Released in 2018, the model rests on electron microscopy data to a resolution of 3 A. Shown are 1481 nucleotides from a PDB entry: RNA (16S ribosomal RNA) from Spinacia oleracea. The sample was in a buffer at pH 7.4. Rfam match: Bacterial small subunit ribosomal RNA. Clan: SSU clan. On this family, see Yusupov et al., Science 2001: "Crystal structure of the ribosome at 5.5 A resolution". The 2018 paper behind the entry is "Structure of the chloroplast ribosome with chl-RRF and hibernation-promoting factor". The entry has 53 different proteins, among them bS1c.
Context: bound to proteins that are not shown
RNA sequence: UCUCAUGGAGAGUUCGAUCCUGGCUCAGGAUGAACGCUGGCGGCAUGCUUAACACAUGCAAGUCGGACGGGAAGUGGUGUUUCCAGUGGCGGACGGGUGAGUAACGCGUAAGAACCUGCCCUUGGGAGGGGAACAACAGCUGGAAACGGCUGCUAAUACCCCGUAGGCUGAGAAGCAAAAGGAGGAAUCCGCCCGAGGAGGGGCUCGCGUCUGAUUAGCUAGUUGGUGAGGUAAUAGCUUACCAAGGCGAUGAUCAGUAGCUGGUCCGAGAGGAUGAUCAGCCACACUGGGACUGAGACACGGCCCAGACUCCUACGGGAGGCAGCAGUGGGGAAUUUUCCGCAAUGGGCGAAAGCCUGACGGAGCAAUGCCGCGUGGAGGCAGAAGGCCCACGGGUCGUGAACUUCUUUUCCCGGAGAAGAAGCAAUGACGGUAUCCGGGGAAUAAGCAUCGGCUAACUCUGUGCCAGCAGCCGCGGUAAGACAGAGGAUGCAAGCGUUAUCCGGAAUGAUUGGGCGUAAAGCGUCUGUAGGUGGCUUUUUAAGUCCGCCGUCAAAUCCCAGGGCUCAACCCUGGACAGGCGGUGGAAACUACCAAGCUGGAGUACGGUAGGGGCAGAGGGAAUUUCCGGUGGAGCGGUGAAAUGCGUAGAGAUCGGAAAGAACACCAACGGCGAAAGCACUCUGCUGGGCCGACACUGACACUGAGAGACGAAAGCUAGGGGAGCGAAUGGGAUUAGAUACCCCAGUAGUCCUAGCCGUAAACGAUGGAUACUAGGCGCUGUGCGUAUCGACCCGUGCAGUGUUGUAGCUAACGCGUUAAGUAUCCCGCCUGGGGAGUACGUUCGCAAGAAUGAAACUCAAAGGAAUUGACGGGGGCCCGCACAAGCGGUGGAGCAUGUGGUUUAAUUCGAUGCAAAGCGAAGAACCUUACCAGGGCUUGACAUGCCGCGAAUCCUCUUGAAAGAGAGGGGUGCCUUCGGGAACGCGGACACAGGUGGUGCAUGGCUGUCGUCAGCUCGUGCCGUAAGGUGUUGGGUUAAGUCCCGCAACGAGCGCAACCCUCGUGUUUAGUUGCCAACGUUGAGUUUGGAACCCUGAACAGACUGCCGGUGAUAAGCCGGAGGAAGGUGAGGAUGACGUCAAGUCAUCAUGCCCCUUAUGCCCUGGGCGACACACGUGCUACAAUGGCCGGGACAAAGGGUCGCGAUCCCGCGAGGGUGAGCUAACCCCAAAAACCCGUCCUCAGUUCGGAUUGCAGGCUGCAACUCGCCUGCAUGAAGCCGGAAUCGCUAGUAAUCGCCGGUCAGCCAUACGGCGGUGAAUUCGUUCCCGGGCCUUGUACACACCGCCCGUCACACUAUGGGAGCUGGCCAUGCCCGAAGUCGUUACCUUAACCGCAAGGAGGGGGAUGCCGAAGGCAGGGCUAGUGACUGGAGUGAAGUCGUAACAAGGUAGCCGUACUGGAAGGUGCGGCUGGAU
Repeated sequence: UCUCAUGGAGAGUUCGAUCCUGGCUCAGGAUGAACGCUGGCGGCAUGCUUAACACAUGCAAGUCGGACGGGAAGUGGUGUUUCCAGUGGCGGACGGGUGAGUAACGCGUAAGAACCUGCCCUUGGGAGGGGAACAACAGCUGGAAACGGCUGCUAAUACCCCGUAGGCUGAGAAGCAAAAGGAGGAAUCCGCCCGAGGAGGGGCUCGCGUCUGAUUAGCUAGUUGGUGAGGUAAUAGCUUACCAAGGCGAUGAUCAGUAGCUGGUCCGAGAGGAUGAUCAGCCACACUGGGACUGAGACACGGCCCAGACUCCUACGGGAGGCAGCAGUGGGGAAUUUUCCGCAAUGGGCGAAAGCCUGACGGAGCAAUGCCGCGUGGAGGCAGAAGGCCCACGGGUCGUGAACUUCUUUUCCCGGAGAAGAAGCAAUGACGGUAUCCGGGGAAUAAGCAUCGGCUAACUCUGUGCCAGCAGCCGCGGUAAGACAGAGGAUGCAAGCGUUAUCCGGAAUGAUUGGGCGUAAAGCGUCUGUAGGUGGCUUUUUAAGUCCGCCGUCAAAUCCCAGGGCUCAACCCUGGACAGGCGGUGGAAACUACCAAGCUGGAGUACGGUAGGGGCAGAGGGAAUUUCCGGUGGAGCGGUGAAAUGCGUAGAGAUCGGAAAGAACACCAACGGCGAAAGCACUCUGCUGGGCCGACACUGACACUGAGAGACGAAAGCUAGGGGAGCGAAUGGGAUUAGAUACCCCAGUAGUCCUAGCCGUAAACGAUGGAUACUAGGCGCUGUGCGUAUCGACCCGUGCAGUGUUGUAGCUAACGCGUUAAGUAUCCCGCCUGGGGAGUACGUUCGCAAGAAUGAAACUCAAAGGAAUUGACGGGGGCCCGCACAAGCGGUGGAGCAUGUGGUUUAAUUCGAUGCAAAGCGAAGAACCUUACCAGGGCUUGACAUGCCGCGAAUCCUCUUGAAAGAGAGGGGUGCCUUCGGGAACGCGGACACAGGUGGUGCAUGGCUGUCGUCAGCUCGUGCCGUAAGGUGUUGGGUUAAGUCCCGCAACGAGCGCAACCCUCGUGUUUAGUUGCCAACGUUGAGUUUGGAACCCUGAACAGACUGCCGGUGAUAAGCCGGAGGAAGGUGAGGAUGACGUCAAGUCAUCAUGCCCCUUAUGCCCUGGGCGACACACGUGCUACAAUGGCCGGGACAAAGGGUCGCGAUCCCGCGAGGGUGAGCUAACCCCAAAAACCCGUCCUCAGUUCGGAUUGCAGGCUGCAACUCGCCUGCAUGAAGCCGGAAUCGCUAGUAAUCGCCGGUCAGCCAUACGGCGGUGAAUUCGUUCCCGGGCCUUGUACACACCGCCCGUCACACUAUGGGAGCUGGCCAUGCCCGAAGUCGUUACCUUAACCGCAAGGAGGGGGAUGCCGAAGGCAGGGCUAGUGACUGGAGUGAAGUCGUAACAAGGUAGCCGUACUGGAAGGUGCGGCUGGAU
């Protein structure tokens, strides 16, 4: 390696992300379908699911003359014959249609006894003799009609009597009971009467199964039972009188609502769920109700009577009718058919037969309603073209598709042939000239619908711009939409495709199979116990359950397997199931159960020991507090984050002494004990409950759980009676506050306490029901034994029952549980099925009340929620850092003047930047230019690029016009090359591609930059832990400015950062020595010459500083505190340097850029103006308010820079700015260039001044084409405000702050007091991390994740939807009680009437009619139960962002939160009493 098994799919959505939980949605199949778009045929089926609403018209049940009398027609008015109104017989109870009613013998299944049964079959015996009527008809007569009335006649398989009887009644004797004839060459068939059977059909009874609701719990009175008398085809309270008191039910009576049932249909892996069209069976109904006749059979769809509603006819007196039969009409509705043919077949009724009838049935027609089947062409089609869409513009796709060429004809058209079905000699076919076959023609007659964001197969472009619109869910669209619309293309289906609705599945989302209740929804607050469920062991009994073998049955059809037939399939037919249910029968006896005896392990009793705040009741005790009494004494006491109220010289508080009262019990005290819980603690005593253990008395499964029910049951609260010290809701007062009906404080009622009783709720929690068995251990706490031991207890070692903490397996979403399970198993109870609405409303029970228990719906959302992670945040905790505060110095905010932004203004006042991180910013230079703005003039391939043609050398000279730009003219010149073709340079014009844009979008971009922040962090590889998101490394112990370093470490390593490598300064050595340095000379200090490289400087090259050396300390470490040395010591000082990333930060106007937008303007050129305007406001700076100062005079001391169209000396002019000459300097030479503060001396002496220098006039200079708006300076004269500056607020930790002046860039000039640099003079402060801002690390909480600029609660106001209450208003349904009472059965009758029989030809018996009694539908009255609709007004709920009020909750949420119960407040809430941790330090 057998065989069985043909069968179970998921996806999206809560979150920043993950694992769960739990709802919503989708993919499947089906339909008596409907709608939308489209549409060729055929076959088999189907076709009012709603108004059981009302119906015009026609048909749907007739038949027998061989049952009878009459009548009619025809004939030769003659025979045969044909037709029928009536009497009679059978069928009209079948067949057809419809599900209103019905919750029960109605249906299904399985059994029974007390019955009927026409027609059919079988069978035993009979039919003898007489009579009287009604129809029709005849006559008369009343009516509009339908239908009658009266007087007479007549037949029968119609009526009556007599006779007979294998029957009926009865114990018997006895009594009673029938019949029909018809046809016929006569055999002789069809029928009739009595009786006994068969089959089929029907009636009755019973077991089992047969919807929802407990916010329906009591129902029934002829009701349950009997007897007697009745009655039925028959049993039966089926009926009645009396007697008895039963009968049903919490396993659901009764009541209410719903519904035809079943075979079966659909779904499903199955279990089972839903459903009851067509087909088939049963039941029920026939306009709404009631009743009976007839018959074998009815309480009768197309029959009768009565009542009621409606319709029709009428001559108004009176009549007719019931499509839920076929077809069809109106109406309703989203919606379901011809007013057809035929009895040929099948079946049914009548008949002796021929035949008649049959809207049953068989057929046709309409509809894509469904299922199945076939087409809408096959093959080939080289290369190339048109056309649509797309493109990176080369091409690609639509596309072998089409065109084209051949081939074929299902189907289509034309023309012929042509059935089966018919059974029965022949004939007999609605369908039907239908199916079907042959022939001809010819690709000719035929494809559309949805989808293309994910689930879900299938994609781009255009248009639109949170618009129009899509959508099953998630959700798409706000200018490049794979989600909208269009286009092309594609995918999936196909004469169909999609939408909607309904059921199942998916959905294990009610989980028997197959779920859960510690925290996600879910264990009653707890215990005792009734019914009920389950139940230890051993041996027997029985065989109910259970298993096996046989019998019967669960119809057929359908489903399943096989076989066959329609050309296949659907479909039709034959045969046979399995499975499962009921009943009978024969066996097996384990298990459940029963019966008869046994045991003790579970349970319990009797004993003997033992711990404890178990409970109830009564006595005893102390402190403390409060009040009062007095003594002492004299000013505060008391309280708070700070204060006050308040108490007090009328003697408080404090301090000793004393009286009294009420309530509660420190220490013992916990890792503790008891109890069912709630709970029980100062002491004893009484009564009393329960538990544990021991053992040798005993019981013999007497057990567990527990629906209902009952008891106990924290605080709060209520009803009476007492008590009331202290504390304390409420209520006052004093404060905090914008407010404070709070937190705080001072006073304080109920209550808190006791005894009776009510209430029965808590986070009544271990958020975990009880009982039982099994399942590793470690620690220690009680109670009670055993043994060892010191046997004095103790200690040690073990058993049992408990109580706590760690923890293995295992479970769990995870946290965590873990022998006391949240593990493994059995039994029982309760409980959950998304959230909100809502534990609300109505109703019911209890309660004195407050309120408790039970417990919905409408409407509404696609979430709510759990565990855990990661960050962020925290008026959480710990540590640390920065001029963060503090401390110090000097300013700002005030004054005046620079200069930026807003705002206003304006034709323009160009644009951009807006907390820190915009505002002396883009601008390192706005008079023109710059310039992007405004007014005005002018040009449109343009000022400028590339390509085409023509003209012209190019430049130059002039004139006119013009603000300029340009325009319009007049002349010169015509160069350089060339094959004397024609070109380059330069100028003019023509024309299209285009140029051009500081036009838009920094939220389409690159590049660059700021900021957190020079803060020290941000990540990865491998490995490990976790289901996973993630974590670890990166945490911890020390240290550092630093994730800096050491140590430890499930981490080991690496990378970007930090640091270092760089620059400047700091000291020296080597080399070089001018344009610098030292000296000599003096014309002189403008220029020179000579000596020196020894000083200093300049620039190459090296060394130097590293905790390197010593000490102390340190883990024998990192490092830390200190000498020394050295110019400098712990990073020497300063800078460049800016990680991963954050702010959709900033710039489209540096530039470059995608898309969009303007091309006689959003472009091009110029003149002038503007960017500089000005009530004011917000900033950055400058100059000052003076004596540490101001003016004048004299004298000193720097650095770094810049400079040949340049910097400019000396000299000469001007009071001066400046104007001439232009020595030198390409710079270590010369110049800009005087450095200023400062030192010496005179004056000014606290004054708006000899401080301060704004504003304005006059006169001048420089730059420049140009200086009015709008430049900078000089000389004079004017001489504002301002006496150190509110609330607030900035910088600075050493050559710093403060203060003095110098240089440069951009630049003709400069509004620069700016920006970037240079060197003078030179402080004070730093205890320390509490406080403001910002930042880093660890840990903790979180309802936030857009990340506290978060989330979020409630009232009020407005709008809409639904809904409760509501004086009441208008209806419906049902059961009762009473009145009234039709038809009709059942009874009565004296009145009227009558053919059968008896009698006499008087009458009688019997019968009928009328009247009348009981029951009695409809109708009426009355009170009730249920229920729909409506209602002024009123309450709350949900939604709406556009909100007003406050900020309760999530962090210690700013008074920790929450549950229950009271009081209170506009509201969230707040405050008491008692509880919980689901609370942080």